18S rRNA from Brassica oleracea var. botrytis: 1591 nucleotides with solved positions. The organism belongs to Brassica oleracea, within Eukaryota.

[PDB]
Context: bound to proteins that are not shown
RNA sequence: CAUAGUCAAAAGAAGAGUUUGAUUCUGGCUCAGAAGGAACGCUAGCUAUAUGCUUAACACAUGCAAGUCGAACGUUGUUCUA
RNA sequence: AAAAAAAAAA
RNA sequence: AAAUUUUUUUUUUUUUAAAAA
RNA sequence: AAAAAAAAAUUUUUUUUAAGAGUUGAGAACAAAGUGGCGAACGGGUGAGUAAGGCGUGGGAAUCUGCCGAACAGUUCGGGCUAAAUCCCGAAGAAAGCUAGAAAGCGCUGUUUGAUGAGCCUGCGUAGUAUUAGGUAGUUGGUUAGGUAAAGGCUGACCAAGCCGAUGAUGCUUAGCUGGUCUUUUCGGACGAUCAGCCACACCGGGACUGAGACACGGCCCGGACUCCCACGGGGGGCAGCAGUGGGGAAUCUUGGACAAUGGGCGCAAGCCUGAUCCAGCAAUAUUGCGUGAGUGAAGAAGGGCAAUUCCGCUCGUAAAGCUCUUUCGUCGAGUGCGCGAUCAUGACAUGACUCGAGGAAGAAGCCCCGGCUAACUCCGUGCCAGCAGCCGCGGUAAAACGGGGGGGGCAAGUGUUCUUCGGAAUGACUAGGCGUAAAGGGCACGUAGGCGGUUCAUCGGGUUGAAAGUGAAAGUCGUCAAAAAGUGGCGGAAUGCUUUCGAAACCACUGAACUUGAGUGAGACAGAGGAGAGUGGAAUUUCGUGUGGAGGGGUGAAAUCUACGGAUCUACGAAGGAACGCCAAAAGCGAAGGCAGCUCUCUGGGUCUCUACCGACGCUGGUGUGCGAAAGCAUGGGGAGCGAACGGGAUUAGAUACCCUGGUAGUCCAUGCCGUAAACGAUGAGUGUUCGCCCUUGGUCUAUUCUGAUCUGGGGCUCAGCUAACGCGUUAAACACUCCGCCUGGGGAGUACGGUCGCAAGACCAAAACUCAAAGGAAUUGACGGGGGCCUGCACAAGCGGUGGAGCAUGUGGUUUAAUUCGAUGCAACGCGCAGAACCUUACCAGCCCUUGACAUAUGAACGAGAAACCCUAUCCUUAACGGGAUGGUACUGACUUUCAUACAGGUGCUGCAUGGCUGUCGUCAGCUCGUGUCGUGAGAUGUUUGGUUAAGUCCUAUAACGAGCGAAACCCUCGCCUUGUGUUGCUCAGACAUGCGCCUAAGGAGAACUCCGAAACAAACAAAAAGGUGCGUGACGCACUCACGAGGGACUGCCAGUGAUAUACUGGAGGAAGGUGGGGAUGACGUCAAGUCCGCAUGGCCCUUAUGGGCUGGGCCACACACGUGCUACAAUGGCAAUUACAAUGGGAAGCAAGGCUGUAAGGCGGAGCGAAUCCGGAAAGAUUGCCUCAGUUCGGAUUGUUCUCUGCAACUCGGGAACAUGAAGUUGGAAUCGCUAGUAAUCGCGGAUCAGCAUGCCGCGGUGAAUAUGUACCCGGGCCCUGUACACACCGCCCGUCACACCCUGGGAAUUGGUUUCGCCCGAAGCAUCGGACCAAUGAUCACCCAGCACUUCUGUGUAACACUAGUCACACAAAGACUUUUGGUGGUCUUAUUGACGCAUACCACGGUGGGGUCUUCGACUGGGGUGAAGUCGUAACAAGGUAGCCGUAGGGGAACCUGUGGCUGGAUUAUCC
Repeated sequence: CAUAGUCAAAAGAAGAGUUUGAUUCUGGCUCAGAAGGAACGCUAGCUAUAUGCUUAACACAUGCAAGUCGAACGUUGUUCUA
Repeated sequence: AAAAAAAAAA
Repeated sequence: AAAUUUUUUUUUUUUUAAAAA
Repeated sequence: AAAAAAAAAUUUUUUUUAAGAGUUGAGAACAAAGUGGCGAACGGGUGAGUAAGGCGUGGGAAUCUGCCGAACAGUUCGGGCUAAAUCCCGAAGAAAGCUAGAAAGCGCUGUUUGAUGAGCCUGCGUAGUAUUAGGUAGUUGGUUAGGUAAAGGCUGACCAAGCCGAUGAUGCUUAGCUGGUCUUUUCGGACGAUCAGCCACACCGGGACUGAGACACGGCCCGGACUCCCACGGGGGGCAGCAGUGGGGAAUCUUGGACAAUGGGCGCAAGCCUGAUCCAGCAAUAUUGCGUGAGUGAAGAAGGGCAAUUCCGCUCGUAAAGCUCUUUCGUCGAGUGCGCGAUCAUGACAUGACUCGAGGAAGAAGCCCCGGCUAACUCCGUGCCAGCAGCCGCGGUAAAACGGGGGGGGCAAGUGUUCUUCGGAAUGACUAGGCGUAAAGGGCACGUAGGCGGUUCAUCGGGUUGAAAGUGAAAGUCGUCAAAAAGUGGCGGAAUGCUUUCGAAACCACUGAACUUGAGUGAGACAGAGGAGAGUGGAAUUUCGUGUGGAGGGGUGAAAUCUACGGAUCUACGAAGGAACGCCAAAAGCGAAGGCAGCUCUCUGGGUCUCUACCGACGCUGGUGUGCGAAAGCAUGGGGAGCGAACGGGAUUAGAUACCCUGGUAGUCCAUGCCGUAAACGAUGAGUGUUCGCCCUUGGUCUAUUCUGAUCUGGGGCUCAGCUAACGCGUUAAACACUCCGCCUGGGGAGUACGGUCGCAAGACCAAAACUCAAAGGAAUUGACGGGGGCCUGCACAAGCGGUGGAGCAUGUGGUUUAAUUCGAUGCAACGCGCAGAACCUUACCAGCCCUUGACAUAUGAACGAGAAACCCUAUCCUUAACGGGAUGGUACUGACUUUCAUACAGGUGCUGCAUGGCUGUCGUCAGCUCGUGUCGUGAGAUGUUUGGUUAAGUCCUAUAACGAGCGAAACCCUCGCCUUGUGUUGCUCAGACAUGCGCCUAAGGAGAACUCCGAAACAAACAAAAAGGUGCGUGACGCACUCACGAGGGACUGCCAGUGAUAUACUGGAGGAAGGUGGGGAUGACGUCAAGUCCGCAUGGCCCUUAUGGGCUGGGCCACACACGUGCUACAAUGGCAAUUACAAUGGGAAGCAAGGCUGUAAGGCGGAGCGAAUCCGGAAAGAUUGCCUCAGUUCGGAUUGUUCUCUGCAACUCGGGAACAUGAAGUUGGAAUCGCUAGUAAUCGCGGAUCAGCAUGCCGCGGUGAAUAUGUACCCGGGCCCUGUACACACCGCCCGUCACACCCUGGGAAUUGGUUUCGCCCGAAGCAUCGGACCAAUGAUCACCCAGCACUUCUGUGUAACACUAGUCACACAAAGACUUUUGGUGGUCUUAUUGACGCAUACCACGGUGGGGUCUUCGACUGGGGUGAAGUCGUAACAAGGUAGCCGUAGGGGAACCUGUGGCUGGAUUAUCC
């Protein structure tokens, strides 16, 4: 003096099986990874945050989803107090 | 019509 | 058996230039 | 206030009506219905449409803007809506008022402005498709009017023909766009779901009204479809708002609570609405969360699994049970709650959260996998079935691969299967690939657009670049910090971009002045199968003519067709006609490519060299386009010798639509056109610059120093580097770099279908998809194969000899039959083989009769027995087809010992030789097969083991990037051949000698003259030896000379000589010797192949049988018999058959034996036994020679078949043995196609012996006797070895592999006709609506005329009231409305406005939806029938391709055929074989 001064903006680069008696090359097929508005099998304890008609913009039962103002204006139609 | 007060007995 | 009565001060009108209601 | 009753002296008590009422004074809600203002244009949903009218990003001028902020001025007066107004109409200038309940507080109007929104315009950026090339007619612009708040063809009239397009218009298909999500060493790819920005839509089409703002999701009008009520006249409806329901689907949620927080509407507020939101419910749908306990525990419990059945036998396993501790999450029971989200107050969540208490390890672990990829192994069941599978693949009796038990590995409230995306994938290669042989350089050029492209000087500032400002929304990615515990935020960075202002000047673009190195010209020299036109030359083929001549020619592997006595071929001369141009001559030359060959001329294109010549970047490449373009083919007209598709004929063949032969049309040729393809190939696009050399060559130029150097120009050979998968390329690159174009993205389907353009046609160019497979390929290596080659070599062939196939028999095999005919062996390399001995046995097969711990072994547990039982015998009897069974005798033994019974079992010639050991055959006595170090190659691999020779031989020499080894070859081994040395009995004992034994044929009597004699006898004997002569068989003594036997050795080695040769290795002859070149013969048998043979020799793994597939006996069969084949024996005769005589061996065998001599039988046999366990004893060798018979016959050849009589072995000869005697007397007269052995003591031929064996061989293994012919070579058939080469083979040519036909499954094209869309255009009609006109004073409004009341001013001789006075009459004040008459006003009424302003109205014009109708563009349903392709186990026909693939293959084109294919023509090597010659 100071509730100052520090100059950060990334990480991420893998291989394998299969043509041939054996080899090298060209060339495809398949697998190991990450992921989803997902579906199915078997099996399931809890909390929280996200997500949930991708098909028929097919047809809709039922209820709610846009009202407010008597400090803009008359009308009639109740009530009980002198 | 408006405003203010009212706590004791024969 | 008790909700509404008693008192004062301003104020509006009526009745007979002051008073009353 | 009035009325009624009572009382008091007007009031009081009660009621009724009050308040259209001489102001009734205050309060409550009026929601009950309305007029009006603001808001329902915000918020919320969906993504149908839209390929640029949208979106992202940056701008512009020709406009509007309620509510909100700040100024300045007003808010005046009539009328109308039953009643009013901040509702509507009018006038001035625009309006509108409320409230002393909100009185200086709200609201409105006008004018200046801020702020926020909205309309319009625009630069840039933003799918696929060319098998969509032309689209547009209000279309493009101009003028003038109308309209809009606003520019504008926005549209009415008129004028011009423009506008968009190869830088992709239009047509078709698809789609909301962005921030962003997933993935990924940056780039890209897929997506546009949640959230946020923009847009479009609201059941399907078409309109406008209100409004500041809509052509308006829960507003209106019209049409249509669907749907619900109706009282049947007609109305009503739009969840693609939040819940929710049918339907579709593999699949996606509660018919919840509250306005407490945030946001919005109305209101001065109080407050009212809000399925916006906030918060709860369902769903492992997602997320780096948490928990399912922490310690301890050996009775190593029970149980489960595995085990030479090892170490607590190994493991589940400290795992569990049990004991101590603590309760996170969940469960249960309570308590405060301005804990907190919210403050002035307002809490759905909240039965929550927080704090405290109760408890008991208590409530909470599965899914996939365990052959390799890929972490993790064993048992049982199955048996190419069931099945698994992402790829390679597993399953056929020991499955780590199927299913179960056990054990184990990886994840973990998850874990596997399917779908979709990215990565791996450099697998569309910008980062970051290619095109000689693998997919892929256009047939070659010229050029449009485009792309790319020398030097200097100066100017400028568009690109470029530096700074500053504006912008790049929020959320998301990234950095960091704080929070929270599966959750959030702040500040940054990034947003790579765009607009404005100011700098810099190197580069790009633009401008000006210049330069010559790239391109192009000129002048002078050249070379050339460059092109087109006009002439011409000779050789040869063919035909024709004329001489001479007379028998074939032509052709083939061999022939025939054809042609010729009408005179061919051949020979000389002549004629015609067409095509091609020998020698030069070619790794030569020219051309862009295709291509171009005799010579002369004409015209023309290009190229090279030189110049102190000109000009000045004018250059390179090139989509769409245009031109040229072998051959075949097409159209018109000619020509036609040779060749020759189609076709005729002759051959070849199983067939031959082909190869071969013979004729021969189209064509090949010329003129004019068409098509536009080839292996159009250097399988290599055009161009520019750079890179070590050497040797040739085309055309020039300069210098020469006589022969050469240098520099350009094209063409070739070799190479340093460099590159390449390898082969190879290498200044003419496949090297080092660059610019531009074309093309490729696994194989088949397929250069196929559809469409368009072109063509006279044939066809050309552009060019897919469905389906299906996991490979299809290139180069090189190691083998194998070749009707490809070189060098060799084999009784394989050649030269000979003898067989087999023909006959009969013996024997084996297949087949057939049977109760069984046991099984194995099957090309070479099975078939007289296992079997070196089948009547019973063997024997494995069949039928009967039997047995069951068995005919035999080991162990355990019972029973009996101190000497019994089984057991045995010199045994006996009975009964069985027989084994066996029942009795009777006798001996001997039993205690760790006998028997009987039970159960572990014993037993199997049952299967597998494709589970094995051992043993064997073959390639093959062929000369081959490998290893260690070293070197070469990316590698598999190579060298060693690649030269030139020799050898039986990788045997030896020489040479060599190889140096050395090992198994094989040879030698070592046996035997025959010759010679020494030693030993000599059972062997030899020759010559020359010594002594002896036995048997025979004769005739022979003792004593004193050289034993003779003269002595004795009656009768022939040779006697106890002695006594003579001819003889036959031997032995001993001496030896072992000789043969032979045995033991040990020698000898033969190219050792020596001569020649050829490469003085080596060797080859050809000779000498000597018994033997000469491996002296003859045997033994010996490499790496590995044949899944070769053997489980029936044996041993063995697995399976199988167990009153039987095991064991015993008897009987049968292995010996059958329409047939076929193999191996042998005997013959078909005279080179012979038979009888008599006579010679000569070797190997072996002999006690269960060989058996001499002799007797007996015609004989096989029978009796008997000299010797011998064997150099001792034991068996007539035959062919041969001599003599005779037979005389060519179905025989004196040949002996099958059959009958009778016997014999041997044996328990036994019927099926089923060997031999003898006599009789009977088949076929057979030298053998088709075809086929086997053998090179010298061999073939042929002749006999003998043995193993097995009671008996039995024409088989097998040995042995000797006699004893040839031929070659010593490789042309052919069949093989073998080495290496050069080609290969589509590697299960290795017994390989591979192509098409039609027939069968089944799947996909797909054409097709007469047929069904639906979707878009666009021309006509017909015109719902609601906006627009424009027209009558019309329609209905109102405004203006202007008039007419009628009334009012304000006034005059009254008018009537009626007040106030004096006068006596009742007068005089003034008033209003008279009672008149009057000019004015002026308020309200009415009736006419006119060029009807001036609007609302109506027109059966008025224009526009337009639905509907009707006629064409187009572009898709789609169905279809009788007919094509194409792919797949499969095996069917039919061929054999086209891979080797020279049997005729080299392939390409374009044309013709022909069942089918692969064949043929003609031009082209290519991606074919094999093969010391250049003027």

The sample was in a buffer at pH 7.5. Primary citation: Skaltsogiannis et al., Nat Commun (2025), "Structural insights into cauliflower mitoribosome in translation state and in association with a late assembly factor". It was solved by cryo-EM to 3.05 A. The PDB entry is titled "Structure of the flowering plant mitoribosome with P-site tRNA". Keywords: Mitochondria, tRNA, mitoribosome, ribosome, plant. The entry has 83 different proteins, among them uS13m, uL11m and mS33. An Rfam search finds the family "Bacterial small subunit ribosomal RNA" in it. On this family, see Yusupov et al., Science 2001: "Crystal structure of the ribosome at 5.5 A resolution". Clan: SSU clan. Rfam 15.1 lists 42,628 matches to the family in 10,626 species. Gene Ontology terms of the family: ribosome and structural constituent of ribosome.